[PDB]
RNA sequence: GGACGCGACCGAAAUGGUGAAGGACGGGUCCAGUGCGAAACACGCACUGUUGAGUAGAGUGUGAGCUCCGUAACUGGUCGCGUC
Numbered sequence: 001g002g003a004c005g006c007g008a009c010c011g012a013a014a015u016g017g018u019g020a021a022g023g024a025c026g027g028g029u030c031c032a033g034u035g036c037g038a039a040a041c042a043c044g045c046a047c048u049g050u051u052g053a054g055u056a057g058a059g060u061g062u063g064a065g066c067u068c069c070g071u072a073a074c075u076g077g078u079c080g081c082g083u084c
Stems, first nucleotide, its partner, number of pairs: 002084009011074001014071004019066001025063001029053002031049007
């Protein structure tokens, strides 16, 4: 050199906390229109619309992602040291 072991640093699936974003991250809900249900409104379904709607949510999701702070599996990388 190589292998094994220990440790540190890095990385990292996963996870807790955080704070900005609105429709080009989504879902839900509302609104409008159109069609349907024996149905002009109210109720329900389907389709269409974000030059329709708050990122103080007006959610029995503020859900995913991210910003930022931690825990962290490891099958990871690197370095040191011990041993063969």